[PDB]
Context: bound to proteins that are not shown
RNA sequence: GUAACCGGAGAGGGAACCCACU
DNA sequence: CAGCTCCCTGCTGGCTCCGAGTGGGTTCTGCCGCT
DNA sequence: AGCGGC
DNA sequence: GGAGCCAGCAGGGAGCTG
Numbered sequence: 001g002u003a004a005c006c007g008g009a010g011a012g013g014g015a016a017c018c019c020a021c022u
Numbered sequence: 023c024a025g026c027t028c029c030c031t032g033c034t035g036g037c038t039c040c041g042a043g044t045g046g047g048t049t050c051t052g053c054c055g056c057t
Numbered sequence: 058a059g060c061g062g063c
Numbered sequence: 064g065g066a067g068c069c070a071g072c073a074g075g076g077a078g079c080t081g
Stems, first nucleotide, its partner, number of pairs: 013051010023081018052063001
């Protein structure tokens, strides 16, 4: 030397247009 | 021989293409109404 | 309020 | 918007047939 008490989970749209960089 | 058939040429309308990346920003994702 | 039509 | 290849019709000769 207990029923881990969670398990660390992060994935977080997309299309459009505009400006800008080389 | 004149008329009809067919194949070619010429011309017009139609479709697809139009550098490579990168950083930001923005707005926009329906509304009226009528049961 | 939830969706049914424009 | 612009530029450049296919499809499609239209028009015009050779050519065969009654």

The depositors describe the entry as "Structural insights into human co-transcriptional capping - structure 2". The RNA, together with DNA, has 81 modelled nucleotides. Released in 2023, the model rests on electron microscopy data to a resolution of 3.2 A. The entry is indexed under rna polymerase II, capping, TRANSCRIPTION. The reconstruction used 21,150 particles.